Shown are 29 nucleotides from a PDB entry: RNA (HELIX 6 OF HUMAN SRP RNA). Released in 2001, the model rests on X-ray crystallography data to a resolution of 1.8 angstroms. The entry also contains SIGNAL RECOGNITION PARTICLE 19 KDA PROTEIN, not shown here. Entry title: Human SRP19 in complex with helix 6 of Human SRP RNA. Wild et al. published it in Science in 2001: "Crystal structure of an early protein-RNA assembly complex of the signal recognition particle". On the sample the depositors note: This sequence occurs naturally in humans. The RNA has been in vitro transcribed using T7 RNA polymerase.
RNA sequence: GGUGACCUCCCGGGAGCGGGGGACCACUA
Repeated sequence: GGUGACCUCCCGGGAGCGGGGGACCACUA
C1' cells in the first nucleotide's frame, strides 16, 4: 500500500442506493 469483516461520523437521495473522513481486526511484498 491492497482487499475483506466490523464499528463510528459527515454529505446526497423518493426507494434499491450514491459520495467521503476515521477506528478496529483479518489476510497480505